An RNA with a sequence from Escherichia coli (strain K12), together with DNA: 73 nucleotides with solved positions.
Released in 2020, the model rests on cryo-electron microscopy data to a resolution of 3.8 angstroms.
The 2021 paper behind the entry is "Pre-termination Transcription Complex: Structure and Function".
The sample was in a buffer at pH 8.
Entry title: CryoEM Structure of E. coli Rho-dependent Transcription Pre-termination Complex.
Among the 6 different proteins in the entry, which are not shown, are DNA-directed RNA polymerase subunit alpha, Transcription termination factor Rho and DNA-directed RNA polymerase subunit beta'.
Context: bound to proteins that are not shown
RNA sequence: CCGCACCU
RNA sequence: CGGAGAGGUA
DNA sequence: GGGTATTCGCCGTGTACCTCTCCTAGCCC
DNA sequence: GGGCTACCTCT
DNA sequence: TGACGGCGAATACCC
Numbered sequence: 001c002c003g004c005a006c007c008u
Numbered sequence: 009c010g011g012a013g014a015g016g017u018a
Numbered sequence: 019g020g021g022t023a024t025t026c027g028c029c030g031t032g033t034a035c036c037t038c039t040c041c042t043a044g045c046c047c
Numbered sequence: 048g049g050g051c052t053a054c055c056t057c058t
Numbered sequence: 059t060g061a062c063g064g065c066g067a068a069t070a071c072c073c
Base pairs, nucleotide, nucleotide: 010041011040012039013038014037015036016035017034018033020072021071045050046049047048
Other pairs, nucleotide, nucleotide, family: 022070cWW029064cWS059060cWH067068cHS
C1' cells in the first nucleotide's frame, strides 16, 4: 500500500 | 570482567 | 568454692605463574 | 513443555 | 571436608 473497464 | 576441582612449572 | 579428665568441633594451609574441566531444569498444569 | 517459586538429602 | 597443627574452653571428676 482500498476496489479495472469510454452515450448527447 | 565469575566460583569449585584436576594436572604442571620455578 | 576450686585444679584439671575428655572433647564439642574452634581456625593458619609457603609464593608466583600456566593448561583444562564442571557450571537446573521441576509440577500438576 | 512451564511461573514466579520450592522441593533435593546430608550428625 | 575429617583428618588434623595445635590454641581457648563446654560440662565433669574429684582435693